This is an experimental structure of RNA (23S ribosomal RNA, nucleotides 2004 to 2889) from Pseudomonas aeruginosa PAO1, with 808 nucleotides shown. Keywords: Ribosome, PAO1, wild type, antibiotic resistance. Rfam match: Bacterial large subunit ribosomal RNA. The family is grouped with related families in Rfam's "LSU clan".

[PDB]
Context: one part of a larger RNA, bound to proteins that are not shown
RNA sequence: GAAAUCGCUGUGAAGAUGCAGUGUAUCCGCGGCUAGACGGAAAGACCCCGUGAACCUUUACUGUAGCUUUGCACUGGACUUUGAGC
RNA sequence: GCAUGCUUGAGGUUCUAACUCUGGUCCGUAAUCCGGAUCGAGGACAGUGUAUGGUGGGCAGUUUGACUGGGGCGGUCUCCUCCUAAAGAGUAACGGAGGAGUACGAAGGUGCGCUCAGACCGGUCGGAAAUCGGUCGCAGAGUAUAAAGGCAAAAGCGCGCUUGACUGCGAGACAGACACGUCGAGCAGGUACGAAAGUAGGUCUUAGUGAUCCGGUGGUUCUGUAUGGAAGGGCCAUCGCUCAACGGAUAAAAGGUACUCCGGGGAUAACAGGCUGAUACCGCCCAAGAGUUCAUAUCGACGGCGGUGUUUGGCACCUCGAUGUCGGCUCAUCACAUCCUGGGGCUGAAGCCGGUCCCAAGGGUAUGGCUGUUCGCCAUUUAAAGUGGUACGCGAGCUGGGUUUAGAACGUCGUGAGACAGUUCGGUCCCUAUCUGCCGUGGACGUUUGAGAUUUGAGAGGGGCUGCUCCUAGUACGAGAGGACCGGAGUGGACGAACCUCUGGUGUUCCGGUUGUCACGCCAGUGGCAUUGCCGGGUAGCUAUGUUCGGAAAAGAUAACCGCUGAAAGCAUCUAAGCGGGAAACUUGCCUCAAGAUGAGAUCUCACUGGGAACUUGAUUCCCCUGAAGGGCCGUCGAAGACUACGACGUUGAUAGGCUGGGUGUGUAAGCGUUGUGAGGCGUUGAGCUAACCAGUACUAAUUGCCCGUGAGGCUUGACCA
Numbered sequence: 001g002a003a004a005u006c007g008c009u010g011u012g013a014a015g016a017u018g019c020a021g022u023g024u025a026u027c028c029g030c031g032g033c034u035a036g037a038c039g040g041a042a043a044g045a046c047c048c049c050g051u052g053a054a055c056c057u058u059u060a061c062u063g064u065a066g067c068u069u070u071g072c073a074c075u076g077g078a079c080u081u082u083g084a085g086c
Numbered sequence: 087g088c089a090u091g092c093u094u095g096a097g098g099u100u101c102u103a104a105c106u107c108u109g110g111u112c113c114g115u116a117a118u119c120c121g122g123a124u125c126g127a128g129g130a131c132a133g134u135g136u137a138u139g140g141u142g143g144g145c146a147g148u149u150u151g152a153c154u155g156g157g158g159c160g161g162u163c164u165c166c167u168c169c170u171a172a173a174g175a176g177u178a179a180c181g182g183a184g185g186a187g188u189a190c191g192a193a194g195g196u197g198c199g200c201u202c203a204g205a206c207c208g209g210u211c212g213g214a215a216a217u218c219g220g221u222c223g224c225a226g227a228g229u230a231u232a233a234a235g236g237c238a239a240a241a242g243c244g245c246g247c248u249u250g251a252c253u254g255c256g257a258g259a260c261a262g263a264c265a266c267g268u269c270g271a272g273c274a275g276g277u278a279c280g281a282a283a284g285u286a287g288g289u290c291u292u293a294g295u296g297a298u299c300c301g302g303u304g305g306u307u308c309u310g311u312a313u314g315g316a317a318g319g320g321c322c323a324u325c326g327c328u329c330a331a332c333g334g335a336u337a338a339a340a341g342g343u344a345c346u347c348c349g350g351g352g353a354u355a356a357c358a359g360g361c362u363g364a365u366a367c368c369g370c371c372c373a374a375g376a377g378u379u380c381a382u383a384u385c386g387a388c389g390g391c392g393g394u395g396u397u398u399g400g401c402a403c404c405u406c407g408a409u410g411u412c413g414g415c416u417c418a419u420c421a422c423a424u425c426c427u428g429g430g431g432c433u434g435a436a437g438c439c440g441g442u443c444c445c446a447a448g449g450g451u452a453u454g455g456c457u458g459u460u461c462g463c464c465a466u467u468u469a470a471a472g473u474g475g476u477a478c479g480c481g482a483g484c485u486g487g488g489u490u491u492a493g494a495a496c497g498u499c500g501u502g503a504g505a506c507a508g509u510u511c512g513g514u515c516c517c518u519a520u521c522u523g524c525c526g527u528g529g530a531c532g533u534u535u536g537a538g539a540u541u542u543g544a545g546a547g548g549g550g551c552u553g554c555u556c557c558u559a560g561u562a563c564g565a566g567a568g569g570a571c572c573g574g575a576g577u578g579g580a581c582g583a584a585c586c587u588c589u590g591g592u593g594u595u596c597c598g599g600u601u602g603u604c605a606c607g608c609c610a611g612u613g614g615c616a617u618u619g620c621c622g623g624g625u626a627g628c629u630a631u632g633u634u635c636g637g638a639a640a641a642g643a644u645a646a647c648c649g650c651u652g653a654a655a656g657c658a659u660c661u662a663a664g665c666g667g668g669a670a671a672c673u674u675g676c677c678u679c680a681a682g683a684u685g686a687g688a689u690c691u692c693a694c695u696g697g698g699a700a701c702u703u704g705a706u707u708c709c710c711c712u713g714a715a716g717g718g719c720c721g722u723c724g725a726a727g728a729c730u731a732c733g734a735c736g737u738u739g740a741u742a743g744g745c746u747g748g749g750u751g752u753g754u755a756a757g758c759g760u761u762g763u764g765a766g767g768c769g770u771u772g773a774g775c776u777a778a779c780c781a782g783u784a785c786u787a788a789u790u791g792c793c794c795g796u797g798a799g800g801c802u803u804g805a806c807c808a
Stems, first nucleotide, its partner, number of pairs: 003017001006023005026530008035522003039517002047351004052347002054343004060148005066141003070137005076101006084093001105128003109125006151163003160180001164186006187332001188230001189289002194248007202226001204222005228237002231294001233292003252275004258269003264333001277286003300326007308319002358405001359403001360401003364398001366394006375385002411488002413485003417479001418476005425450003428445006452466005493511004497506003531682001535693007545679004551579007563568001581636005589630004596623005601616006640674003647667004694799001696710005711797001716794004720736005741787003744783005751775002757770005
């Protein structure tokens, strides 16, 4: 996925409506109930992985805004404490 | 050496003229901007550009290894030796053991020479052990260092001379993915030692190591961006990496995420399943010993063998395109390794009560306090308060206290983000059932002609518990204390079924009281609405807490156990032949279902007694006539019911409703009269009303309407019969 879609005990990608053996079982609804169909829903969120991401931290690295230091420019006069020339 | 004078650095103080004013005034100008003028204040400062040092999670880009019996933590990562390694090589594990990240210009080369360790004896200090001598010793020593393999031409030890720890190479091999790696005769050059043949390209061997890039140093006949040089580059030699995660990502790098997200994985963890069974639980074997004596009444050390799957684990086979968790609730089902009840053997079983073991799974097998608890402890019962499996049964059945989201807090850890398998307060539990299954309940067909009734029972299901008191009997037993078996009677608990007479509950369909309000024209009287307005009662029905009943007895076949007879085996022996007793287990007995029991059973009764034609001749088809017994539709209904079905009735009728009477419930209606001022009272009056009940009664509604169902029921064989 398609179904002509039972139980049990085994077997088995290791818990079977579908395999083996066996048991039971005329065909088809309706009202109910939820034990199963590892029932439906969401490419598990836990866990691990990817030389994945994000955001967060810091005395991780490398940077950087900003703040700060000095040189030079804008930038001048004079007087005084300050080395060597002559 | 200094000074009149002279180039120019660095601090300070003044000045104004740059510059600044988010100070006044004037103007543009109708104006808190702006610009200009002017005054004032600072002032070469401040400030801005550029260059530079510091600081700088404020912000950004990133890194933060792998292996791994999940990951993390711990450990490991390259090299050497041994084992694993299966007698060539190789060969894995978070297999079992050790070492290396050097050393030496002598500890290399050569020529010459020598032979250890240890023991014993003798000998000053001197001793177990120092140096000396002798015998034995024959490598048990040594070999820089771990192990292994070697070592007499010693490869071990000493001495002399030395630099072969040489340069170019190199046939040929080993090893090997590559890159690397190992051994090396021989040739040439130049040496060392030896008389010489010769020996020497490091060390007894196997560890002592790091690619490329980049940079540095010494050489160089190479190159040299027009040319000559030079720089720079090439070539040869050589230096700088615990690049130790050792084939080394970068020159340069840690963490948090429960606020999280994507791609994947059952390749890999948590749950459940599986395998296994170390562990766990249960059983057994031996029997030292305990038990006054006495191994086995009850236990049982040291040891041994199993079973279960059942705990803690191991593994990682299923599921990560999702298999919901602990506990509770509801509902269970199975096992037996049995808690009670039942049957027994032994007892350290006098009796009562016990202990242990065998058999037995029919039924039964607490309520509370605390805690989320399972558990446990406690209280109080009980005959007993069993142990397990069932996805640690059960969330498409409920819960959500615990446990794993996001909030907040404490302790603790961390600088921090945060974290804790510590605590704490709070915190969305979806799904209309297709199939299987289950509980009910129908429709169809079949059961061989059809039909209305009744039925057997193959089979299945339900049920199966037990206390106390009394008598036996204060008997048996017992010193006493205490105190029975067996048997019999009564009365209870739990559970279950049915029922509603009783006791109650309910009873929005009956009656009554009453508050507020609206209405019926008004009064009176009634009705609507307010949870049925609120209440008080209450019929039928339904119902438990009410009533009644039940588990059995009995039989059979058995379990353990007890036997009788009885040999094999002159005895013994429950057994081999034969015959017994024996339990809530099993088969019945009790109750219910039950012939789809396709093996479709049985009985009683009822109904149907016509023609024609044809083909592909017989369990055929078609046409006309016929339409039974009965069933259904439809209707009135029901103590029957989801719909069904079932049951009753349909006029030859009490099926339902009404009506009439009663009953029951409620509680003395209305109106009138009377008393009073009035509310109210009293009388008429136990009045009025009254559901589902009872009994009568055709008043109303159940229409002899339609449909299905036929016309004698095959064949074969046999026995009666004709």
The source organism's lineage runs through Bacteria, Pseudomonadales, Pseudomonadaceae, Pseudomonas and Pseudomonas aeruginosa. The entry has 48 different proteins, among them 50S ribosomal protein L4, 50S ribosomal protein L15 and 30S ribosomal protein S17. The depositors describe the entry as "PAO1 wild-type ribosome, R, reference map".